[PDB]
Context: one part of a larger RNA, bound to proteins that are not shown
RNA sequence: CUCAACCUGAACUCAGUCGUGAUUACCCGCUGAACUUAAGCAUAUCAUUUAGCGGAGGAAAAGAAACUAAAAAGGAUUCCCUUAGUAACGGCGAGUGAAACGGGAAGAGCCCAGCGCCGAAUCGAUCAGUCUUUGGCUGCUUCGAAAUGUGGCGUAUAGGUGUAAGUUUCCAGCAGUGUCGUAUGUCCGAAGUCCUUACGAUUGAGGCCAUAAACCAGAGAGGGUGCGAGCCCCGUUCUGGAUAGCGGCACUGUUGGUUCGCUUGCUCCUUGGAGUCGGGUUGCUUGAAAGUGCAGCCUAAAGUGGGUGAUAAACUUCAUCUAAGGCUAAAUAUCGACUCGAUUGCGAUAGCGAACAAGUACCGUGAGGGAAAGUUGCAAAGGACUUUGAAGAGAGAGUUCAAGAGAACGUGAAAUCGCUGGAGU
RNA sequence: UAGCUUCAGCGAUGGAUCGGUUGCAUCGAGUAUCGAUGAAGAACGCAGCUUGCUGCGUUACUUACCACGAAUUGCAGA
RNA sequence: GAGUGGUGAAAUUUCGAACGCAUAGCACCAACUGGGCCUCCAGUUGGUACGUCUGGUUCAGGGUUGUU
Numbered sequence: 001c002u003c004a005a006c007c008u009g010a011a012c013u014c015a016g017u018c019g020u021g022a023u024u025a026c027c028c029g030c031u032g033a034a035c036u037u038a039a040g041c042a043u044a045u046c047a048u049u050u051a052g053c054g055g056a057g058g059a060a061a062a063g064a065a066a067c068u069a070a071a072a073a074g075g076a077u078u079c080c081c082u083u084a085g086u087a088a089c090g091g092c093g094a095g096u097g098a099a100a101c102g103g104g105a106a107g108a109g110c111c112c113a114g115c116g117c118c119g120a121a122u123c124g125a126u127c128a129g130u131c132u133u134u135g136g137c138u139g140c141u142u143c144g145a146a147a148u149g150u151g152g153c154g155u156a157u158a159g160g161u162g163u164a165a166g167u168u169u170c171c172a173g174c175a176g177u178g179u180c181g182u183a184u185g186u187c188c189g190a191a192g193u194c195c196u197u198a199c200g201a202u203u204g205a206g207g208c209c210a211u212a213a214a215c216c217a218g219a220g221a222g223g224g225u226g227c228g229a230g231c232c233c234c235g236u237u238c239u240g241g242a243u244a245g246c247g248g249c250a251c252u253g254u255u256g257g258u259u260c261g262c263u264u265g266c267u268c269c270u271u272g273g274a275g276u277c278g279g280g281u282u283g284c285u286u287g288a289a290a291g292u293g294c295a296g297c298c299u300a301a302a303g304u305g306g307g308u309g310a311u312a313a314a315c316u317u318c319a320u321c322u323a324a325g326g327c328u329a330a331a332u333a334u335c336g337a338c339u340c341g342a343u344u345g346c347g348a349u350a351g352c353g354a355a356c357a358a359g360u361a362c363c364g365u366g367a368g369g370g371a372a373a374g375u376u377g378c379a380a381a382g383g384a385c386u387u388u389g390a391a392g393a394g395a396g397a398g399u400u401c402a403a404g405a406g407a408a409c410g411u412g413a414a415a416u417c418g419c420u421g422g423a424g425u
Numbered sequence: 426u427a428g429c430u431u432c433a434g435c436g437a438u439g440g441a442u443c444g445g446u447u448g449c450a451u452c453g454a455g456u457a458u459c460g461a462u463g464a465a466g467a468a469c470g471c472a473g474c475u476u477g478c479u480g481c482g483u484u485a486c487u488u489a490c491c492a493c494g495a496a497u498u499g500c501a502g503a
Numbered sequence: 504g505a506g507u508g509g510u511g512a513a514a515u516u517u518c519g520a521a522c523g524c525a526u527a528g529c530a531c532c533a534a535c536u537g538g539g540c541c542u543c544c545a546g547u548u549g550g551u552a553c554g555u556c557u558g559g560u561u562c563a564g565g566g567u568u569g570u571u
Stems, first nucleotide, its partner, number of pairs: 003569004007564006014558003018554002021459001026057001027055004037044001041091001067074002078105004088096002109327003112273001116153003121150001122145004127139005159269002162266006170257013184244005192208001193229001194207004215230001216220001222234003278299007305322005337456007345449002362369002375444001382409001385396004410443001416437010466518003469482003473500002488512001490509004523529002530551009
């Protein structure tokens, strides 16, 4: 110096994905006050709480012991009662303050790294077939990930080899058969507008064969209708029916995939997480008190080792787990969202700020602040027409149970005010 | 006389009170569903006549489909 | 077959995480159509955001190595 690998790092409007921003009731991680109490006040308290930041779900988080304890022992997490205003903390002042055991709700278990064996038996795109195609199944398709190791066995209850016994399937879809739920739509329902009377209008009052009687009642909830109604209407009762759809179940058929396993005895082999634990110091935090939890800096392991047993340290008896990796429903919280049922709550100055064109009018540059305002009548039948006035408006008239219910209209109080008459001054 | 005060009657101003109530408060139950396939929120626009409120988005107070089965309504209109 | 209700089909303006860049404006790429032709105009359509994962293409470095 040529070419070819790897490693590291780029550019691409390269092919296909994914994240951002909302919501506040509950949930998870941080950050983090002061008012106040202590009759002052600084530790303390308020409070590991207002406020601030971030991140999810229908629940979240936690969770299968480096546990509780010291019995003849219990045995994941969550939640309730009790323990208990107790142990404990605290200018030991004010104040603060758990947990185990016990009784219950619900209950479900598991997977890795490592060691060891098989050792690429594993996987993504792309292509082509095929099906029940908003996704799946097959490959000598072609690329790539992967030995700096993907998959299978296997995780403390261990596990594995061989061996003897017993025993041996499981998933997902489609179609059918019924069986059952649906806060899922649509349709369907018993009996007087009977006689007399009252009314503006009845649902008000009385009567409707019968000893027990208008009638229905598995329906006498509620609402509407000219205040009063089981029977006029919608509805209500039928642990309602019919119908369509969604679901869950159980059984049959069928498609695809998959099963050399599983348990107990014997035999031999085998068996584990590091700047982590622990220690010093600093700060916060706790009921945690010679350090309960968390974190910064320094130090920094071991392998029957390590942690714990609540008063620190050595030397001793033991007991009990196995940290520094991971998943997991139920019981629990919560009306913020959607949909429902109720009430010894308020009845328009009350109740949400808002019963009404209410977070509206209006105000402030802005952050933001923020009202007042319900009622004619059964039915507008909302006053035709005549008359004076330019008109407002008035005098007649008409509607109406009623308009002295006339539009700012149910009722229409007090304060205040005008008139007429009497009386005082 | 008048004015002022007061009593009886009448009438104004005012909107209290009473009478319910499609509203509010609280309790309980059932469900889990926002967004680059463009959310929450905002702006503008859309009706024959309709400012506001409510609804909707250029197919704009709504198109299609399905159920029911004769209206909407202030005036028109079909 | 009015209108109501349901609602599975279609449609759903502009800002807004808001996406070409800015943030109340202006600009790039491709096609197609019209201007007669088009290097110039106009219109329509599709597209051009940040970060990130997997793969693809084109690359850079005596960083390590092999070969001529």